Context: one part of a larger RNA
RNA sequence: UAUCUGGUUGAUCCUGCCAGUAGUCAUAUGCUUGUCUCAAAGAUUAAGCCAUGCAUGUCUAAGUAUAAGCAAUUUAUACAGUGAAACUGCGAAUGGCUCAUUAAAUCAGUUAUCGUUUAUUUGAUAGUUCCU
RNA sequence: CUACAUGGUAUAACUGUGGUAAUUCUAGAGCUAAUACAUGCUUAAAAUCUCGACCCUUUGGAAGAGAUGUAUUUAUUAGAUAAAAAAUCAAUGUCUUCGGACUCUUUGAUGAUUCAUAAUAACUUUUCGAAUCGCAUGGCCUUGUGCUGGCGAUGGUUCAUUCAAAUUUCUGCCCUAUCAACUUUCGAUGGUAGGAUAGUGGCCUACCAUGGUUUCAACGGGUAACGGGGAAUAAGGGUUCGAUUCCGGAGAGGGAGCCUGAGAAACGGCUACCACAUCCAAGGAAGGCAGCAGGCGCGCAAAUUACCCAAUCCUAAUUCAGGGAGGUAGUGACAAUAAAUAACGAUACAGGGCCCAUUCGGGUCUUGUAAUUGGAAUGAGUACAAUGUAAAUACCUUAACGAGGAACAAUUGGAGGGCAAGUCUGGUGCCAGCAGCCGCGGUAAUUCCAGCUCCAAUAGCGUAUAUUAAAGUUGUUGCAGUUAAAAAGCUCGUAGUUGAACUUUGGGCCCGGUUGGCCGGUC
RNA sequence: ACUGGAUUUCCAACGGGGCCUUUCCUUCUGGCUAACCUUGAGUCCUUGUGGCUCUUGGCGAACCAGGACUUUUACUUUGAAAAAAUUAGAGUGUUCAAAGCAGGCGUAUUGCUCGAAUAUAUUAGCAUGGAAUAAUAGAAUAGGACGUUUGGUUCUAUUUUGUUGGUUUCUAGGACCAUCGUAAUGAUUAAUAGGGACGGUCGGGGGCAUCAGUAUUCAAUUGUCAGAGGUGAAAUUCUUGGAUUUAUUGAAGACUAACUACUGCGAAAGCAUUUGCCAAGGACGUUUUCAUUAAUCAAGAAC
Numbered sequence: 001u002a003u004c005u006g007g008u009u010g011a012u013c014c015u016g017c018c019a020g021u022a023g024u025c026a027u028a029u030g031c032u033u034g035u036c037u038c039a040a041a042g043a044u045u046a047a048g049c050c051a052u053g054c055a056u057g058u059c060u061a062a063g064u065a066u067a068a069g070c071a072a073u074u075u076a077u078a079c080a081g082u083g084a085a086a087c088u089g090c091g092a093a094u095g096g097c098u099c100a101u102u103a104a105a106u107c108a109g110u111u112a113u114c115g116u117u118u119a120u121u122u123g124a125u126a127g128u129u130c131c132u
Numbered sequence: 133c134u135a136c137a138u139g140g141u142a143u144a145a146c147u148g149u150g151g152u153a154a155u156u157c158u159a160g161a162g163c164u165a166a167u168a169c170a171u172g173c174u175u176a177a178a179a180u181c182u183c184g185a186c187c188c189u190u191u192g193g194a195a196g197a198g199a200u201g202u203a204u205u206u207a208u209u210a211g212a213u214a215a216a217a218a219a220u221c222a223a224u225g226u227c228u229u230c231g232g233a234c235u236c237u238u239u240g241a242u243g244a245u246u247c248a249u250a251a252u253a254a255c256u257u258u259u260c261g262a263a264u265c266g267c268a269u270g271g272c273c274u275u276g277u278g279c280u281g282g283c284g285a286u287g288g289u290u291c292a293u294u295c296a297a298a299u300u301u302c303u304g305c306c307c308u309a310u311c312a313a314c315u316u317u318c319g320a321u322g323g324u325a326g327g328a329u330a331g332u333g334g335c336c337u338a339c340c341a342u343g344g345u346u347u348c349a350a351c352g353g354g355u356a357a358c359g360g361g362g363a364a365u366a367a368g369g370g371u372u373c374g375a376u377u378c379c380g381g382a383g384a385g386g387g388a389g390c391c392u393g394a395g396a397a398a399c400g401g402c403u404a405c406c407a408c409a410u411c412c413a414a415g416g417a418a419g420g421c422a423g424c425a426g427g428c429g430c431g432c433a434a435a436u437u438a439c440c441c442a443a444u445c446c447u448a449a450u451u452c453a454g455g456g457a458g459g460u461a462g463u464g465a466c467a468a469u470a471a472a473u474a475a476c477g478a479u480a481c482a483g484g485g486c487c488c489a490u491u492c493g494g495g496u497c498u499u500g501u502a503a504u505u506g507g508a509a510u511g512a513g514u515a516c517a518a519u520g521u522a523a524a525u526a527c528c529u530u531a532a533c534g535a536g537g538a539a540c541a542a543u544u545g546g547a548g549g550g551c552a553a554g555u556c557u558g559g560u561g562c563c564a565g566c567a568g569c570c571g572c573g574g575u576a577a578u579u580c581c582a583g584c585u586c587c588a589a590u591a592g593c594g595u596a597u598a599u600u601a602a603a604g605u606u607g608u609u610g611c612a613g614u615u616a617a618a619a620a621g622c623u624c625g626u627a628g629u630u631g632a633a634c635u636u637u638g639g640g641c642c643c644g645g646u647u648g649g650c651c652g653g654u655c
Numbered sequence: 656a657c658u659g660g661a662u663u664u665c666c667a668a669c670g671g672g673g674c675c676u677u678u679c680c681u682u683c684u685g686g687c688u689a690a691c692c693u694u695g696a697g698u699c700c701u702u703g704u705g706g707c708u709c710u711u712g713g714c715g716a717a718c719c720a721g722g723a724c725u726u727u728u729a730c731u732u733u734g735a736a737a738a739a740a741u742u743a744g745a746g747u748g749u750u751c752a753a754a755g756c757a758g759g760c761g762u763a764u765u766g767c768u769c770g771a772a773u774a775u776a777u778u779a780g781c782a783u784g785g786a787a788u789a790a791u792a793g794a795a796u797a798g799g800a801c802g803u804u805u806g807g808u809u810c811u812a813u814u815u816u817g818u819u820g821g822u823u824u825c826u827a828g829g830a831c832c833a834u835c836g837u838a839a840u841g842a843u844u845a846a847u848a849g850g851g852a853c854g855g856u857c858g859g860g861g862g863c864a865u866c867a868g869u870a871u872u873c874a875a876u877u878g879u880c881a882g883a884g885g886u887g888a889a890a891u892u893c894u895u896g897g898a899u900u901u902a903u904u905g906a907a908g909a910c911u912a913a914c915u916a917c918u919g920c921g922a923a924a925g926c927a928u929u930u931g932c933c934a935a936g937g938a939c940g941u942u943u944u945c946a947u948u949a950a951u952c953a954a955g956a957a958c
Stems, first nucleotide, its partner, number of pairs: 004020004021601004026597006035470001037468001041463001042430001048428003052425003057090002063087002069082002088449001097383003107304003112299002116297002122292003140169001146162002149159003179200005186193002201260001203256001205254006217824007227232001240247001262286001264285004270280003273276001306354003313345003320342008358380003362373004385406002388403003408419001410417002436461001438460003444457001445455003476506003479502004488493001513533001515530001517529001543589005548570002554584001556583004565572002621958001623956002628951003632844002638676006645669002650660004681723006691713001695709001697707003727790003730785002733782002742774002746756002758768003800837003805833001807831001809829004848948001849945002853940002857936001861933004867911002871907006882893002919926002
C1' cells in the first nucleotide's frame, strides 16, 4: 500500500478511447560512474556447429610381486621393507549441463504393491555335500 | 578302499620374433600368480518314514537296508474356530483292571488372501553349504613340529532392514468449434488361455464377443508449453510470469538397437542407418562441448582457453588417491545493501535586529553576502607491516604519505499544459527542428539551435519492448445495451442454469468456564 | 498504564458440556434377569379356573453399560500426514543495513550458557465436531415395519462321538418363503405457481367453401358536336373512323371506401363485405380435477 490528470465543443454535461503517471528477479541500449557489502550472467535467436586442454578413476595390516625396480638390511634359503606394470575387485547409472520433445503426458498433493526387482548398509541365518 | 597337512590347469604384466603413414591397433613364440577361471573332501545324537530276511499265527513281529540339509519345478496337505451332542463306512492310535476304554489335548499375522511357516510324492544340463587373507603365539601331555586356541578381514545362502526402483488410486493444465463426433489402421473396450516380464496389465498372440470416449467439449489443431516449489503487481477480488540455485521429468547431432551390471535402453559405452565431419603415405583410421574454459555462427541480447582441492561433500580396495562436482580469483552499473564529493570559525556591509528612542542617534545574539582572510577533519588513492588465503587478491587494522580550486572539479533529463522549473538574451523564420498527447515554428518563438538562470532524481539518470497498477475499459466482487458500441423478427425447445410452502418446535432443569462491577499492592 | 482476586446473590452479558419434557434411535457385543414354556415334588377351589408355592433346563421382554452407527450427498468446524529455500513473522546490535543464524556470560590457566520459534496452503484425499440451508432414499394392488409367535427348503459347520477321510442324524446361524402377533397401521398443503375438465361469453386470430359492393379499364350499342387530356405553364397524345360528355348493356382482374376510434384479435409477421363448415385461443367464472408437472433457454425446429 481504496487519489488520478491532458486531448472531441462557441460553451455544457456524458460515452469513449488515445496520452500522461507508478512498479517489475525485465531484457536491451544510451549517456555517466568514487567508496563498502552482496553477486546474476550465451535461457530467448540456432536441442546450430565446434579447433585445443581439461572434466573418472580407484589400495588397506588384511586377493595376486623372482620387475633382470628401488632400499637393502633383515635373523630370515619359500615369501616378509617399499613398490612400477598387470591380473583381481569396485566405481564410471552419482554428479554436472540443457529445456528440444511433451497438454491427461509430465508434474503436484494424495494413495497402492494381497502386483514386483533391489548392488550396497545394518541386523539375522547353514553339523546333512562322499559312499556299498 | 576317495588328496582335505589343501585338486587342476590356463593367462596378464614380462621376455624375445614382428606388421602398419597413422589410433589407448595388435600377431605369432616362450614364461608365471590368485579371493581370476575350473574342480572337490568335511561333522554329534536322535526321531520319523518307506522296503523287508526271517516267526507265527495271535494281542499278531520284526532284525537291517534305504531315505530325509538348502535352493529349483509341479501336484497334493495343514495353516483350526459361534455356541452343542450322537451314528456309521473306510484306515489305525492309544491304553486298561485283556472288558473294551481316550482325559487334561495342539495351531501366528491381516480389514481381507491359496499369507507367514510346515508336511507328503518327486523333479533339476542342481543354487548354496569358506581349498581365502591380516595381526596375535597362549595353553594341555604320551613332546608329535601332536591336540588345542584369540582379535579381525574378505566372502557366502536365505530373510529382514536401509538406499532405491517400477508400475499405481483420487482430483487438478493455457488458446481453439473457421475442430462435432472420435476409437476398432495393422488392439480400439471387455472375456478365456497362453507367451512375455522383476512382476500387474491388450503388454503381445490365439480364440470369442461389440464394446470404449463425447456439449459436464470427446476427437483434432495451436502453444514464441518441460511440471512444481515459486515471481512481479500491494484496498479486496484479481492480472501476468516461472528456460533458470530446490524437487520431479526428459535429452545428449537425429532415430533405432544393444553389451556389461544390482542399476543404463548409458552416449566424456558399443552397433547400424541418417545428417555432419578430422587425419592420411589414398591402403586405411578416427569424432560427437545441452560438462568447464575457449572459438564460429546467430542475433538487441550474456564473462577467463586463470588457481586449488583449504572448505562443502561424492567416489574407490579407500584417513592418503581422484573430483572444471565444488571452492578461489578474473570479467561484470543484471538485481540488491550501506552512502564521500565537504565541515567549522574571522572580518566587512545589509540587518532577521524586542528594544532603548528626539534625529547619521543604536542593545545584541542569530539569519542571509563575498576576485577578503584562519586554521582544523577526513578517506579515495598510495604504501612499511601484520591480518586474510591452500597460495595469492580485496575487505577489516594500520606506520610513511595523500585538499584549496584548471582539483580529488556528478551526472542524466527537463523548464507552454498534463508536470516541479523563465516570458531572460542571441540564432532561425511553416525552414531546421521539437513534440508520448494537446501542440510549438511563417521576424518581437516561455515549445527548435544555443548562452544564462531554474527545476527533478542523483552514483545514477534517459530510451525502446513487454507486463502490472491506474481499468468498475472483461465487471464473481463490479460495467454497459431507448437515443452514445450492444436485445436474436417471432414462438416452441433439448442440453445448461434456476425452481412455493410444510415434518421438533416450545418449555423446565443440572455441571464447569470467560472481558468491567469492587478492593488491595507495587511497577 | 500493571497485577492479583476468590468465592458471592450484588447485577450483567457470553460461550462449553449434560439431562427431563411421548424424543439415545439404528447395529453390535457385554451385564443382571422378569415373564414364558418346561422337568419333578405341593396344595386351594361353590368351576381345572389352573389358581398359588417349591423344583429340573430351556427362551432371553424389559432395563443398564460399552464400541460401531449420515438412506445417499453437498456445505461448515477442528485436526492429522505434511521439504527446504522463498513469503509472513519472533530472537539476535552483521559498526547501521541487505544479510546471516548466530550468539551471550565469566576467575577468559583448561569454563558456563539461551537459541536455531511461530504463522501460512482456502483444490482433492484422509480423520473429525455440527445439521440450519440445499439436494436425496422409504408403506399405495402393501411384494410395508417391528417380534421372546411358530413352520417351512436352502446354504454354511463350529463341538461331541479317538485321529484323518466320506456320509448320515440331531443342533445353531445367514439368506428366503410363510404364519401368528404388536400398531392411532401407512397417502402434507392445495402456491393471488403450472396444467386439465366445465359454464356463458368475446374478438377485423386462422383454414376452406360461399355471397356482395361501387369504382377502374375495356367493349357493343347510343344521342349530340369540336374540341378533349395534362400542368405552375406547356408539350408528347386523342379526336367529324365523333374524341371527350351522355345513355343502355356486358366482360375481366384487383380492391373492400364511408362506418374506422389513441377501439379489437394474434407468437410475431399480420388480420376489416356476407354466410356456411372446420379446428383453435385469451380473459372471466368456478367449495371442479391433477399436485411441482415449473421459469429461462447453446443445439435444433414452426411461422